[PDB]
Context: bound to proteins that are not shown
């Protein structure tokens, strides 16, 4: 100077074109005869920003913002 990866629930991460998910954490109940390393019911996300494509966009195109890599001879 180039490329690339990431940015989704509090935390750690999946999903990557058609009605937002998991583990943990949290709230409420449960020692219900496999399991408390467990069981049942819930809360919790305008999916980094600004545009654009499309009947349909976390999901594609375009710039940008940060975090991190790889590559390069600014002496």
């Nucleotide at each position: 100077g180039g490329g690339c990866g990431g940015c989704u629930a509090g935390c750690u991460c999946a999903g990557c074109g058609g009605a937002a998910g998991a583990g943990c954490g949290c709230u409420c109940g449960c020692c219900u005869c496999a399991c408390a390393c467990g069981c049942g019911a819930g809360a919790g996300g305008u999916c980094g920003u600004a545009g654009g494509u499309u009947c349909a966009a976390g999901u594609c195109c375009u710039a940008c913002g940060c975090c991190g890599c790889c590559c390069a001879c600014c002496a």